An RNA structure with a sequence from Mammalian orthoreovirus 3, in which 83 nucleotides are resolved. It was solved together with RNA helicase, Lambda-2 protein, RNA-directed RNA polymerase and Mu-2 protein. Primary citation: Bao et al., Proc.Natl.Acad.Sci.USA (2022), "In situ structures of polymerase complex of mammalian reovirus illuminate RdRp activation and transcription regulation". Method: electron microscopy, resolution 3 A. The entry became public in 2023. The sample was in a buffer at pH 8. Entry title: In situ structure of polymerase complex of mammalian reovirus in the elongation state.
Context: bound to proteins that are not shown
RNA sequence: AUAUAUAUAUAUAAAAUUAUUUUAAUAUAUAUAUAU
RNA sequence: AUAUAUAUAUAUUA
RNA sequence: AUAUAUAUAUAU
RNA sequence: UUUAAAAAUUUUAAAAUAAUU
Numbered sequence: 001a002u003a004u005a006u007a008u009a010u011a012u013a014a015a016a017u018u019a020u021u022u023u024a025a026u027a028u029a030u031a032u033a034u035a036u
Numbered sequence: 037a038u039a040u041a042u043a044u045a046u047a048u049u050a
Numbered sequence: 051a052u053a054u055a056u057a058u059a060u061a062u
Numbered sequence: 063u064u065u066a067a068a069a070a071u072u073u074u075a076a077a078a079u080a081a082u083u
Base pairs, nucleotide, nucleotide: 001062002061003060004059005058006057007056008055009054010053011052015083016082017081018080019079020078021077023076026047027046028045029044030043031042032041033040034039035038036037
């Protein structure tokens, strides 16, 4: 001075105009009605 | 037995 | 996807 | 004595498809 396997981390890819489509529970439980 | 909507309660913060 | 850096291990 | 005109606003911020500069 090196090769392989492993683990970790990092860097890279834009702006505008036009038209269309989607963006108020996360879940459960009790009482009510309904459908299958 | 399953699902939809009605009032409420709860945990929750993606 | 491509590239790079760090630490563990084995061999030379 | 009864009816009715109802508002046509934006530039709607982001994510996907397509067209362009």